[PDB]
Context: one part of a larger RNA, bound to proteins that are not shown
RNA sequence: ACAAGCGGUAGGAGCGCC
RNA sequence: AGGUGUGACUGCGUGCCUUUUGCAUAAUGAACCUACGAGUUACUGUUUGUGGCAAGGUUAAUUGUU
RNA sequence: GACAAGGAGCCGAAGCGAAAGCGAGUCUUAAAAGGGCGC
RNA sequence: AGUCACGAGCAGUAGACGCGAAACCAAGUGAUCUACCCUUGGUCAGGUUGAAGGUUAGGUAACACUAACUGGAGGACCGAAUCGGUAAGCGUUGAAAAGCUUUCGAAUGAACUGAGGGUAGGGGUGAAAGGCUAAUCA
RNA sequence: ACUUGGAGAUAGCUCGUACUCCCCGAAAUGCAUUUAGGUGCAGCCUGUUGGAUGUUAUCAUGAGGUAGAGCGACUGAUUGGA
RNA sequence: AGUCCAGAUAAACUCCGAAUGCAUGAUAAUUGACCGAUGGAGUGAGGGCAUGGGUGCUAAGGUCCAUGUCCGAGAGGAGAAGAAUCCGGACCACCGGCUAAGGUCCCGAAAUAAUUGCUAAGUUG
RNA sequence: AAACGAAGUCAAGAA
RNA sequence: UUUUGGCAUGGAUAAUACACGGGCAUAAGCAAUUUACCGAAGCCGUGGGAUAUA
RNA sequence: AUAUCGGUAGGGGAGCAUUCCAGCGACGUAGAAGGGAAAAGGGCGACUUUUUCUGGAGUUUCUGGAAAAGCAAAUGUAGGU
Numbered sequence: 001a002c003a004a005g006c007g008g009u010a011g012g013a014g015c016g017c018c
Numbered sequence: 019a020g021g022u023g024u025g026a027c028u029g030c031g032u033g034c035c036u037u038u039u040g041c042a043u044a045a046u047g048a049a050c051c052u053a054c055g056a057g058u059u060a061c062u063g064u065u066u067g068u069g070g071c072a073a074g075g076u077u078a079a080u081u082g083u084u
Numbered sequence: 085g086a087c088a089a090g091g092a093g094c095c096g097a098a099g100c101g102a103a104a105g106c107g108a109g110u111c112u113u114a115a116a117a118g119g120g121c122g123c
Numbered sequence: 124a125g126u127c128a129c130g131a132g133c134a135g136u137a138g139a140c141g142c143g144a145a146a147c148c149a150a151g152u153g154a155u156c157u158a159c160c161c162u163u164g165g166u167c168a169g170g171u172u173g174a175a176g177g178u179u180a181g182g183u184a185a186c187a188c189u190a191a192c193u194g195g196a197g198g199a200c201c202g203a204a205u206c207g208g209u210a211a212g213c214g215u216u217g218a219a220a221a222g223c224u225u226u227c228g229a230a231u232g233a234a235c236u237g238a239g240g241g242u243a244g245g246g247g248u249g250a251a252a253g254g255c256u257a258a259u260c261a
Numbered sequence: 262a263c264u265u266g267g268a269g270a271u272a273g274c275u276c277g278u279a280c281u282c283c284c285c286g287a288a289a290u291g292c293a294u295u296u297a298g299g300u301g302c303a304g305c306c307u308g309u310u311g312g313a314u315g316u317u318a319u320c321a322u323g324a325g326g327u328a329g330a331g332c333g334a335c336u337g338a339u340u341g342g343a
Numbered sequence: 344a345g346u347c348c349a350g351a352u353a354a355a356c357u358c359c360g361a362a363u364g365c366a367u368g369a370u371a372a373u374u375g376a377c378c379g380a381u382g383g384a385g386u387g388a389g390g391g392c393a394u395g396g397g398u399g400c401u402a403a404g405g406u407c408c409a410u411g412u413c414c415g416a417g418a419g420g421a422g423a424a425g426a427a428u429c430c431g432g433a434c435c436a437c438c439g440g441c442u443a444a445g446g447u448c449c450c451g452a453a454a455u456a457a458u459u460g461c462u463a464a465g466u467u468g
Numbered sequence: 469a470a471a472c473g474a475a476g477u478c479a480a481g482a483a
Numbered sequence: 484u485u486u487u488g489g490c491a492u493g494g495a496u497a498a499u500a501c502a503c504g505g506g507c508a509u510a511a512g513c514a515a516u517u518u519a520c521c522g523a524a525g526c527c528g529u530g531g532g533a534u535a536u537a
Numbered sequence: 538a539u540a541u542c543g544g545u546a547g548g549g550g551a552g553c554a555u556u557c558c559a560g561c562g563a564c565g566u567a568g569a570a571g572g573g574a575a576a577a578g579g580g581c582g583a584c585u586u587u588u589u590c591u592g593g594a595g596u597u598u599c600u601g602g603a604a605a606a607g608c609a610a611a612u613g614u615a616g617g618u
Stems, first nucleotide, its partner, number of pairs: 008030004014024002017021002034047001036045001049618006059137013074095003080089004099106002109121004140277002143274001147267006158242009167232001169201003172197001176193006205229002210225004244260001246256003280552006290303005304386002306383004311378002315373009329359001330357002336353002341348001389414010419430002434531004439527003445521003448506003454518001456517006467508002473492001476490001480486003532542005553607001555604006563596002571591008
Other pairs, nucleotide, nucleotide, family: 012026tHS013025tHS016022cWW033048cWW034610tWS035046cWW038040tHS039426tWS041045tHS055608tWS055611tHS056277tSS056608tWH057278cWS058139tWS070075tWS072124tWS073096tWS075126tSS077092tWH079090tHS098099cHS098107tSS100120tSS101103tHS101104tHS109117cWH113115tHS117120cWH137139tHS141611tSS142275cWW144271tWH145270tWH146268tWW153244tWH153257tHS154157tWS154242tWH154247tWS158248cSS167203cWS168202tHS173195tSS173196tHS174195tHS175194tHS182187tHS183185tHS204230tHS207227cWW208209cHS208226cWS209226cWW214219tWS217219tHS218222cWS243246cSS244262tHS245246cHS245256cWW249252tWS281582cSS286546tHS287545tWH288386tSS288416tHH289415tHS307548tSS310379cWH313376cWW324364cWW325363cWW326327cHS326360tWS327361tWH328360tHS331334cWS332335cHS332353tWH335356cWS340349cWW342346cHS357358cHS385546cSS390427tWS399402tHS399403tHS414426cSS417432tSS417433tHS418432tHS418524tWS419523cSS420444tSS421428cWW430443cSS442523tWH444522tHS446453tWS452521cSS455511cWH462464cHS462510tWW463509tWS464509tWW465466cHS465467tWS470495tHH471494tHS472493cWH475476cHS478488cWH479487cWW503506tWH507511tWS544545cHS552583tSS553583tSS554606cWS561598cWW565594tWS568593tSS568594tHS569593tHS569595tSS570592tHS609610cHS
């Protein structure tokens, strides 16, 4: 393991540590 | 114990350098890392910032004492 | 290296004219500020 | 109001911000590859063809001129070694910086080859392609 | 031919040129050039200075010969004409 | 071939003749950078669009000038995606508000708003 | 997208 | 018969698969008007800097 | 107070880091430089502080001075992969 482009950027659940 | 790892899902997004009127360009260039790698110095002019003296300013080669 | 000495020289302090030269004048002219360059 | 410095910008002269030509010149090194030459050595299975010449017959005045045998010449023929490199295939980070396989040319000659020597840069050498002169040659 | 040296020859050509923040900010035109992908001087940028006027609008004054128009108002074309 | 009358034409024709542009002066507003002298430059391959033209074939994302403007050196928004077409000049931050061009059925923010006509071709959007 | 065709349709007219 | 404009219609056409960007729409097309609303790094608001002229 | 603050070529202003020097202050086997991890800070930035692990002997502040004074690209060079 139904997923499609310079691989980041701005959002944002869940899980897990101190 | 308010910080930290990951990140389902959503929006936006055609690297970089150079060269060009204009490059995602199917123009150039690099496998990657570490290290190396390119306006310096001397002399003579000139302009300017700051200073010393000032109707004057300044010594060069060289010479003494240390 | 530090102090002291070294005034040779260099720039400034007058300009105008190619130059002789004259001089806050000078060059051009027979003569003029008529014109150039400096006071 | 100038003059003398100190710092900074710019300019010129020095390689003058850095790397990069093709070239030019000078002095040397190379002919152990290759080109030509010099001296001195060596090599070329086997088969074929049958020039000059000779002899013996006929023929001549003598030559000439026919016949047979002999003879063994040649940048002659076929073909190994050897030298060369025609055509095709293979190879093309090849076994190899020029090869291999098959085919093909020459193979007593202007032949091939060993050793030593000589000619040096636009100089040498060239049966001449501007070829070759140490995988380098307007 | 090769080696060393002159030698870091020359290259108006191509490529490359490395820390930070702030303020201003072009040109690709003209003239000349054995000049045309180079350069000199203007034009346009910037720093420091000293004078001052630059821009836009309104009013007033002035010179045009373009658009349009017209050509028995000329020149050249053109059409019937009478 | 005159002459008379009537058409009509021109970059190198003119009896005429604008709009704009230009020069001078005076005011007003406005910056501020206009001018001198000096230190430092870079540039001297431009391009698109609109207008007036030449050239070309009233062709070219063609070419040569003139007047503006933008890209060059300029990000943001709409046009699906576009150097210079339309709107608009980015000091930085913000999970605030108003607008420009252009839009308001869904992808995609905002009217399946209201009123009046036309189209039956999916023309068109 | 044009010379050129019906005029499919609405609207405004004149002879 | 005839003119006049509005909107359509035929003329209308090639090679990898095609377009209103797409779905799709008889209005969600075209023309006119009115009001709200959306819409940018433009403008305003709030906080923070810097550079000059006074 | 008001205005202004997009920028290539290019002009101007103000600073950070590096190596060494003078002067003045300091630190270090009770742990220097260097290496790994974490945290904080700066009108802004180049960068600077602090804690801890490794390390096992040198380092550093302020003012001024001097330069072999900063790399991402040159079909750039060496070494390693």

An RNA structure (23S rRNA, nucleotides 549 to 1290) from Porphyromonas gingivalis, in which 618 nucleotides are resolved. The work is reported in "Structural studies of ribosome from an anaerobic Bacteroidetes human pathogen Porphyromonas gingivalis" (Hiregange et al., Nucleic Acids Res., 2025). It comes from the structure "Porphyromonas gingivalis 70S ribosome (W83 Strain)". Ions in the entry include magnesium, zinc, potassium and sodium. An Rfam search finds the family "Bacterial large subunit ribosomal RNA" in it. Its family is annotated with ribosome and structural constituent of ribosome in the Gene Ontology. Taxonomically the source falls in Porphyromonas (Bacteria, Bacteroidota, Bacteroidia, Porphyromonadaceae). The structure was determined by cryo-EM at 3 angstroms resolution and released in 2025.